[PDB]
Context: one part of a larger RNA
Molecule: ROOL RNA, nucleotides 6 to 654
RNA sequence: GUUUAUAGACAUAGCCUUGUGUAUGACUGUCUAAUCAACAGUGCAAGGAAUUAGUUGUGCUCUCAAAAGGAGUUAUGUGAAGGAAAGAUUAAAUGGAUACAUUUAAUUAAGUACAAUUACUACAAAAUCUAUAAUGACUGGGUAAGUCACCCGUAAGAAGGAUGAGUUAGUAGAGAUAUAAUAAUAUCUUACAGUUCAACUGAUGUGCAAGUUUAUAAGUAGACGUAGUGUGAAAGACUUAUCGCUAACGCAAUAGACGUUAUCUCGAAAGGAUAAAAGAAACCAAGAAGAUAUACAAAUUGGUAACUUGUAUAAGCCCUUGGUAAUACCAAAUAAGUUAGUUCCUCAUGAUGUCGUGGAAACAUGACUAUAAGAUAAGUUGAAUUCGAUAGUAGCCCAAGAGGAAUC
RNA sequence: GAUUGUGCCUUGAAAAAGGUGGGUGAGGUCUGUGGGUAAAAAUUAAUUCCCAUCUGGUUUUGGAUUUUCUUCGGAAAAUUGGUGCAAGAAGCGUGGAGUUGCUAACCAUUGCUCAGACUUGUAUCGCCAGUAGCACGAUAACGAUAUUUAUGAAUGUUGUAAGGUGAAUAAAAGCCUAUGAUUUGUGAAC
Numbered sequence: 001g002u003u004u005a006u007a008g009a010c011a012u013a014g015c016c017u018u019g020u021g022u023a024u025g026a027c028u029g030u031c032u033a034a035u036c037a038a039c040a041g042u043g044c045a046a047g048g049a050a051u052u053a054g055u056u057g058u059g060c061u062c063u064c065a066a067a068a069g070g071a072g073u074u075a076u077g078u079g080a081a082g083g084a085a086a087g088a089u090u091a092a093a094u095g096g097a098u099a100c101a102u103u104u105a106a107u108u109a110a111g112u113a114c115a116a117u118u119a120c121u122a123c124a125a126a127a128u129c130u131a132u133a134a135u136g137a138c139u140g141g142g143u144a145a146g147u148c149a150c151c152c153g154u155a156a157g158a159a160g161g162a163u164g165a166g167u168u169a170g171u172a173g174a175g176a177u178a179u180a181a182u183a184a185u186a187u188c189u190u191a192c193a194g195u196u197c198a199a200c201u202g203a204u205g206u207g208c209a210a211g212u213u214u215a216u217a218a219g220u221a222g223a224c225g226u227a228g229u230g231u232g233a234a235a236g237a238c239u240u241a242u243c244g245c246u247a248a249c250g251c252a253a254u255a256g257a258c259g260u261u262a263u264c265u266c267g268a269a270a271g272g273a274u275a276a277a278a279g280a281a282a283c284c285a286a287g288a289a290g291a292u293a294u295a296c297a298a299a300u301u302g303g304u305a306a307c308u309u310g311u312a313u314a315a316g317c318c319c320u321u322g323g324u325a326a327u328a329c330c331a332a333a334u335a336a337g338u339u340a341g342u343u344c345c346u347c348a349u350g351a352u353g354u355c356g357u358g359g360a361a362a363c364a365u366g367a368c369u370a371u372a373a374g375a376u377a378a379g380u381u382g383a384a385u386u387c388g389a390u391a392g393u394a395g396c397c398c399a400a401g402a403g404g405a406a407u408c
Numbered sequence: 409g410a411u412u413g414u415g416c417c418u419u420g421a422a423a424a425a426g427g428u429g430g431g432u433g434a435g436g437u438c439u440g441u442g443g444g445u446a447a448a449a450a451u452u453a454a455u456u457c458c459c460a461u462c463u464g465g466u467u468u469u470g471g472a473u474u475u476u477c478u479u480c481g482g483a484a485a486a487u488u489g490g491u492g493c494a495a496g497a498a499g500c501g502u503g504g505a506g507u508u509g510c511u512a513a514c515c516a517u518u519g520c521u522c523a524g525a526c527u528u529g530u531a532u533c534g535c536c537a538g539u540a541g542c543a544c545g546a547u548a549a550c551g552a553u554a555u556u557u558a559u560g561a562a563u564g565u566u567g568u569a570a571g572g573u574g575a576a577u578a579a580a581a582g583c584c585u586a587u588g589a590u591u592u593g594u595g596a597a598c
Base pairs, nucleotide, nucleotide: 001598002597003596004595005594006593007592008591009590010588011587012586015048016047017046018045019044027041028040029039030038049206050204051203052202053201054200055199056198057197059073060072061071062070063069076193077192078191082114087108088107089106090105091104092103093102094101095100118172119171120170123166127163128162129161130160139149140148173190174189175188176187177186178185179184207568208567209566210565212562213561214560215559216558217557218556219555220554221553223451224551225550226549228544229543230542231541232387233386234385236381237380238379239378240377241376242375243374244342245341246340247339248338249337260276261275262274263273264272265271282324283323284322285321286320287319292314293313294312295311296310297309298308344404345403346402347401353368354367355366356365357364358363382408383407388438389437390436395432396431397430398429415428416427417426418425440461441460442459443458444457462538463537464536465535466534473485474484475483489533490532491531492530493529494528495527496526498521499520500519502516503515504514571584572583573582
C1' cells in the first nucleotide's frame, strides 16, 4: 500500500451532482455607452434524470381523375364461440269466366348476410447485464507546485436504462347455446398481429411524516329495534299449449276520339240519316330487345379526363308482348284455411235457445241447458295471508239475483 | 211474542227425548283463561316474576282439637273454615183443571235469572306441564347505530436547509435512527 469486520470523530438544502457548510456570499432590481463601487430586496443559484403537454419532418391506413391537397394513427387486418330472413322451384287441398289466386309441407337461397372480444389480484422483486456529468486519485510539462494537458468499469465515478415480465394460472364483468318466456342451473368463448422513428421547446420537492375521506377482514359496548332462524302444501298473481265461440280477410281490368268507303236526303253552297270494315287514347297482367344511371377494362396521349367500343350491376321513369268475356229483379245457392278478439269462487233461477205434445192459424203447454260462450291441462313465483283458537261468530242479504275475492 | 218439514247435531236410543229458518262469510286480538308488579329521578317494559282459575300427568297431602302402641315423631275418631263448579229451594214464563166471565189458590214440564244470601254434594288449599303448518332457538338468533385493531386505495390538506425528540409566545452546543471516492484505533486475509 491492497481486501474485509468492530469501536470513535466529522459531515447532511430537491429523485441526483457541484457551490454556500453558512440563516449568509452568490442571485434579482435601480443607475451608466459599458464595467466596478454604492443603494433596495432575497434563500436558494447552475445542470441532469423521470413523468406530462405542444410543434416540425418521416413511417403506416383511408380519401382525392392526374398535378396541387385533406383526415386518422386507444387507426386498421385476420381468426372465431355461434348463425338468419325475404325471394324462387316442386307437390297436395280448396276457390275463380279466363290469365291465375289462397293455405300448408319439402327443397333451394346457405354455413351466405350479421356477430361480443374488457377489468382486477397473486407468483414479483431479489438477482444479472450496461452508459454519462461533477468531485477525488494517478501520470506529464515550465513554476512561486495555483493553472494547463494525458490514461482505466480491459488501474475509475450518481440518479437512470435494458432483462427478470410469462401462464387455458385465480376472481369478476360481458357474449353464445339448451330447458317456450320470466326464474334457476349447466356448458362453451372473451384470440393473433398492428398502434413507427428522430429532433426542438413549456411545466411539476416526484421523498419522508401527520391529518381527512373510502373499501375489505377480525373484535368490543348499550334502557337501539323485532315472538327470530330453517323448511313444505294451498290460495292469489303472471305466461303458454290443445279444443270451441264471434268478427274480418280469402284480390285481374269491363274502353272507342278524329277519319275512310258505300247508300239515302237537301234544286246550288253550308249540313243531316243509315250500314260495313278499321282504329289513336285509356285501363289490367306478365317481361327486359332498346333507351337512361353507376362501376371496371381496352383504345388515343409525354400524362390525366371527355368521346368511342366491350363487360357487369341496379331501377321499371322510359319501352315490348298479350288481354279488356259477362242484361235486371224474385226464388234457390254462396268454401278449405289464415289473422285478430274472448274464460275468478260458492249458492239460487231456467229463455228470445233446443226437443216433445195440442191447435185451421196467431199461439198455448211440459222437460232440459249459463256452451245463455267458454272448457281442460302445464310452467314460474321475493314479501305478506291460510293450513291453531275466539267462530261457521259478527256484518250484509232472502230476491231474480245475493255474498266474497281480484294483495305489497 | 210464538211457529217453520226432510236433513243435521246431541241423548234417556238402539227405538223413538231435546236443539236448529236459510245463503255467504271476515277484521282485530291471543305464548290455556283473568288480574297485578319489576330498570336509574321521570317515562316505558313479562312465554320467563306474583295471585286466582281450567285441563292433563304424578302422589301419601288445608288449619286447630280429641283418643292411642307418640311401632317416638307415626295411626284412629269426631267437630269447625276459605275459594270454584253442579244440583235443590225461590222468582219469571207456558200448560192442565175451574169461573156466568176474569184473578187468587191447587198440580205438571221446558227455558231463563239480579243481589250473588240459604240447604246439599263434589273438587281444591302438595309437586310438574300447557300456544302459533312442522322442526330448532328465545341469557339465543337476525337488523341498525357507535367504537377499536390490521391491510389496501384516493386527495385542489399541513409540516420539512430535521426522519423523530426538549412540547404552551419562543427555544438547545444534548439523545435515538438512517446515510458517507472523508478520517483514526484494534483484529482477520495479501